The depositors describe the entry as "Human RNase H catalytic domain mutant D210N in complex with 20-mer RNA/DNA hybrid". Solved structure of RNA, together with DNA, 39 nucleotides shown. Ions in the entry include sulfate. It was solved by X-ray crystallography to 2.4 angstroms. Crystallisation conditions: 15% PEG 3350, 0.1 M LiSO4, 0.1 M Tris, pH 8.5, VAPOR DIFFUSION, HANGING DROP, temperature 294K. It was solved together with Ribonuclease H1. Keywords: RNase H; RNA/DNA hybrid, HYDROLASE-DNA-RNA COMPLEX. Nowotny et al. published it in Mol.Cell in 2007: "Structure of Human RNase H1 Complexed with an RNA/DNA Hybrid: Insight into HIV Reverse Transcription".
Context: bound to proteins that are not shown
RNA sequence: GAGUGCGACACCUGAUUCC
DNA sequence: GGAATCAGGTGTCGCACTCT
Numbered sequence: 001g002a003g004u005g006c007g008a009c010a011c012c013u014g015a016u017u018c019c
Numbered sequence: 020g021g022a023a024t025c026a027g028g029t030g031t032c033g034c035a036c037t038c039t
Base pairs, nucleotide, nucleotide: 001038002037003036004035005034006033007032008031009030010029011028012027013026014025015024016023017022018021019020
Other pairs, nucleotide, nucleotide, family: none
């Protein structure tokens, strides 16, 4: 340089039920 | 409006490897 994982805190989109 | 709960995403970073 190319890339792949992992971690973390956010920010979402969606869905069904329970109020 | 809210809770209970989950699936799919991006926004961004540091950290830790591996180059067929």